[PDB]
Context: one part of a larger RNA, bound to proteins that are not shown
RNA sequence: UGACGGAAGAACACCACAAGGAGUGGAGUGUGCGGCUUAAUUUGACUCAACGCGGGACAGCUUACCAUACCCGAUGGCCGUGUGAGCGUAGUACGCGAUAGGUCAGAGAGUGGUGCAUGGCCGUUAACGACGAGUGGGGUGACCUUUGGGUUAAGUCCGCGAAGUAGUGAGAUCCCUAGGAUACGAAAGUUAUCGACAGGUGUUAAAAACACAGGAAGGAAGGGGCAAGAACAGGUCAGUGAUGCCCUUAGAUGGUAUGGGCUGCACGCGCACUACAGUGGUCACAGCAGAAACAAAUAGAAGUAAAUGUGAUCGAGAGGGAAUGAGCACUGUAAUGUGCACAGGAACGAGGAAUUGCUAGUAAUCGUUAUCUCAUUAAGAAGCGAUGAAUGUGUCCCUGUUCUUUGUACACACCGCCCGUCGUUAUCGAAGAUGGAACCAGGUGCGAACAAGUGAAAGCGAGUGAGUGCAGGGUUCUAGAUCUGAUACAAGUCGUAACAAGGCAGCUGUAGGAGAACCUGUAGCUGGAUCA
Numbered sequence: 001u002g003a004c005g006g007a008a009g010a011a012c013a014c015c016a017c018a019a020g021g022a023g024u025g026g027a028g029u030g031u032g033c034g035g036c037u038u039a040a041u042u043u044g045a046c047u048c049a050a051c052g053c054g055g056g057a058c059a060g061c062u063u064a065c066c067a068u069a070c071c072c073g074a075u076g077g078c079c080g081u082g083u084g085a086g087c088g089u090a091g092u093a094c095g096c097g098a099u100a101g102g103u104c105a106g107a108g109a110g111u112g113g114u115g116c117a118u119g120g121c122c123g124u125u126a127a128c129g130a131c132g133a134g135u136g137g138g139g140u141g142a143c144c145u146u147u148g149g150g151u152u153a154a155g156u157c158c159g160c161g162a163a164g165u166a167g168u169g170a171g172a173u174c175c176c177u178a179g180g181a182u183a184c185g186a187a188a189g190u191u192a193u194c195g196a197c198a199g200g201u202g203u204u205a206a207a208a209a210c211a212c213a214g215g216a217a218g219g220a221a222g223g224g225g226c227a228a229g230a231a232c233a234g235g236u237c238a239g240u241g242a243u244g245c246c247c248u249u250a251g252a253u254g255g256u257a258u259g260g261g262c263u264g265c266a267c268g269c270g271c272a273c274u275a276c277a278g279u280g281g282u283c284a285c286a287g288c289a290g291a292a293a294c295a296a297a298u299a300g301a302a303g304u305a306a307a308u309g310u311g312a313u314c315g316a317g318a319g320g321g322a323a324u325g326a327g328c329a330c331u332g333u334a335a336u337g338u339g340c341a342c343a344g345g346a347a348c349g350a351g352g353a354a355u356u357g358c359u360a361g362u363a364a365u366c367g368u369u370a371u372c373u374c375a376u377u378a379a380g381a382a383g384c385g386a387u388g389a390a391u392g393u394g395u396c397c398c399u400g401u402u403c404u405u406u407g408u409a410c411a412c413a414c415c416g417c418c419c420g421u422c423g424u425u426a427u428c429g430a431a432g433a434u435g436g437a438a439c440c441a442g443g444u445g446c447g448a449a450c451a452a453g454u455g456a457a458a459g460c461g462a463g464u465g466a467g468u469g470c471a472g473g474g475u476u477c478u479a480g481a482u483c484u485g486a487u488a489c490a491a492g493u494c495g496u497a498a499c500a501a502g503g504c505a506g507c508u509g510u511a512g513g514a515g516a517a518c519c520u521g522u523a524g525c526u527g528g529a530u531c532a
Base pairs, nucleotide, nucleotide: 001411002410004407005406007405008404009403010402011401012400013399016395017394020358022356023355024354027274028273029272030271031270032269033268034267035265036264043054044053065260066259067258068257069256070255071254075105076104077103078102079101086096087095088094089093108249109248110247112246113245114244118242120236121235122234123232124231125230130168131167133165135163136145137144138143149158150157174224175223176222177221179194197218200212201211202210203209276351280314281313282312283311284310285309286308319348324343325342327340328339329338330337364387365386366385367384368383369382371381372380414502416499419495420494422492425488426487427486428485429484431482434479435478436477437476438475439474440473443470444469445468446467449464450463453460454459505526506525507524508523509522510521511520512519513518
Other pairs, nucleotide, nucleotide, family: 002413tSS003408cWW004500tWS007501cHS013396tWH014019cWW016398cWS017397cWS019391cSS020390cSS021357cWH025352tHS025353tHS026275cWW027347cSS029379tWS030052tHS032051cSS032053cHS035266tHS037041tWW038040tHS039066cSS039260tWS040260tSS041264tHS042056tWH042238tWW045050cSS058262tWS059332tWS059375tWH063261tWW063262cWW064261cWW072250tHS072252tWH074106tHS080085cSS081098tWS084097tWS084098tHS085097tHS086100cSS091092cWS115119cWH117237tWH117243cWS120239tHS126229tHH129169tWS130228tWS132166cWW134164cWH136162tWS139141tHS139142tHS144146cWS150206tWS151156cWW152154tHS154170cSS158206cSS173225cWW181183tHS181191tWH183189tWW183190cWW184189cWW186187cHS195216tWS195217tWS196215cWS199213cWW199219cWH214218tWH215217tHS218219cWS237243tWS252254tHS276317cWS288306tWH289385cSS290368tWS290384cSS293370tWS300328tWS300340cSS305367cSS306366cSS306386tWS315316cHS320347tHS321345tSS321346tHS322345tHS323344tHS326341cWW331335tWH331375cSS332334tHS335336cSS335337tHS359391tWW360390tHH361362cHS361388tWS362389tWH363388tHS373378tWH395397cHS396398cHS407500cSS409498tWS418497tWS421493cWW424489cWW430483tWW432481tHS433480tHS441472cWW442471cWW447466tHS448465tHS451462tHS452461tHS455457tHS455458tHS494515tWS495516tWS496497cHS500503cWH530532tHS
């Protein structure tokens, strides 16, 4: 300086809540994902921010996958060739001829690999209030520009200041919807440089806000579009004559053709569509959009609303249309796809734990696309209109996000960091019944050599003493069954004691207790969460 807190104080928001309204999760079907199967079921993506997503509604193509078959080759050197390189063939003798031979270099090609080698474009932080430059101030420096009071959706602003000046982001602008001829037209509409500014009154600093009132329109008029800096090893090499590097390259991982798969089915999940009837079903009749496009059709086989309005009907599984039968047509190179008629009639009687949007012409309901896909295929998107609520006009309780104070042993940033037993290895040290070695000085025994003295001699012999007995000590090393410390143990087992009020504030002394960190009483300290 950041990140975090089961810390404090402000704000904000139906991807938060309160007050409410419709569902999802349960059933059948449509579609995507995992798993398993297969010759192949090609593949990317995984909390928000994977899963009707890759404009991914696949009969061929798409198409990357599988089976069979066919086709091809920059240039340069060397060699070899019209006395024929090579090619076609009912492949051996006929037709065509430089074109397309071999070998070394070297190109190019590839829905082959790697987005953790990139460019570009997207998504997300975030639609958030922040974001850098110049000049001045403070600090040794990393760094801060200073007291956190009111307001807005927004550092949007008003106060005040060791700061002050210009910019980006917000707002303004732009596009659509609502009102407006004096213009244009003779057709009856169209377009419009206009209109609203918290402007007026009431609320006794400023900035603002609300309640009334007039007004087409009233508090960002409503709805879009554009849209900082920084980021992320977020996605895409299967969009690209955007691209590095690796790999393959005539028996191809390159083209083409005919088929098969992408659509397989024990099973778990995501998102949609019809329902469970009477506030219904059926018959007929009317009748209204956004505006303007519609050969013909004798049961029926794409098209100009539907909810809805009146009358009949039906009467509590006459609600519901799933699996399936023999048919009748359409599109197409090919049905496997779609339409139509008849039979058939499954679950489901309002949904456990959970969970998703939504404040007004909104939600929910109801249809429609001369919109996109598209030969034929919408239960998908992207628009468009009809009928039209409930409740609040708040709050910070939950869920998050920003700012200001404060604590920190975190920076890899709380998915962080870290303590102690237990088990396994190594390595060094203590203790320990019983023991070994050396090497010193002393204490007692005994005593070789030499010997003064005394003796005629034989002898006797003070003293100086080497060596060696036997007990002890003092030193240094070393053995030892077994026990007990320490250190290193990539990552093993059990908890989580410390660092945030770390979830019972921590720590020092002392005394009990306990698998283990540790827990409990008593006195103390702030290095505390309080200079009050």
Shown are 532 nucleotides from a PDB entry: RNA (RNA SSU, nucleotides 826 to 1357) from Spraguea lophii 42_110. The reconstruction used 285,940 particles. The work is reported in "CryoEM reveals that ribosomes in microsporidian spores are locked in a dimeric hibernating state" (McLaren et al., Nat Microbiol, 2023). It was solved by electron microscopy to 2.79 angstroms. An Rfam search finds the family "Microsporidia small subunit ribosomal RNA" in it. Rfam links the family to the GO terms ribosome and structural constituent of ribosome. Its Rfam clan is "SSU clan". For this family Rfam cites "Crystal structure of the ribosome at 5.5 A resolution" (Yusupov et al., Science, 2001). It comes from the structure "Spraguea lophii ribosome".